The RNA (RNA-DNA chimeric primer), together with DNA, has 35 modelled nucleotides.
The structure was determined by cryo-electron microscopy at 3.56 angstroms resolution and released in 2023.
The 2023 paper behind the entry is "Molecular choreography of primer synthesis by the eukaryotic Pol alpha-primase".
Context: bound to proteins that are not shown
RNA sequence: AGGCGGGCAGCGAA
DNA sequence: TGTCCCCTCGCTGCCGCCGCC
Repeated sequence: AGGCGGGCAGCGAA
RNA backbone atom coordinates (compact mmCIF):
# COMPACT_ATOMS: atom_id res chain seq x y z
C1' A A 1 0.00 0.00 0.00
C1' G A 2 -4.20 -3.64 -1.08
C1' G A 3 -8.74 -7.32 -0.48
C1' C A 4 -12.07 -9.21 3.66
C1' G A 5 -14.80 -9.19 8.54
C1' G A 6 -17.68 -6.42 12.57
C1' G A 7 -18.94 -0.78 14.42
C1' C A 8 -20.36 4.65 13.90
C1' A A 9 -21.94 8.88 11.17
C1' G A 10 -23.89 11.33 6.34
C1' C A 11 -26.69 10.97 2.05
C1' G A 12 -29.74 9.55 -2.90
C1' A A 13 -34.23 5.32 -3.43
C1' A A 14 -38.66 1.64 -2.62
C1' DT B 1 -47.03 19.35 27.66
C1' DG B 2 -43.97 18.80 24.73
C1' DT B 3 -43.46 16.27 18.59
C1' DC B 4 -42.45 14.19 15.27
C1' DC B 5 -41.50 11.42 9.15
C1' DC B 6 -42.86 2.74 8.13
C1' DC B 7 -39.12 -0.15 9.48
C1' DT B 8 -36.25 -2.84 6.72
C1' DC B 9 -33.22 -3.87 2.57
C1' DG B 10 -29.59 -2.91 -0.99
C1' DC B 11 -25.54 1.54 -2.91
C1' DT B 12 -21.14 5.13 -2.15
C1' DG B 13 -17.54 7.89 0.35
C1' DC B 14 -14.91 8.70 5.44
C1' DC B 15 -13.18 7.12 10.30
C1' DG B 16 -11.21 3.64 14.13
C1' DC B 17 -10.27 -2.24 15.08
C1' DC B 18 -8.62 -7.36 13.54
C1' DG B 19 -6.22 -11.10 10.49
C1' DC B 20 -3.66 -11.83 5.70
C1' DC B 21 -0.67 -11.52 0.80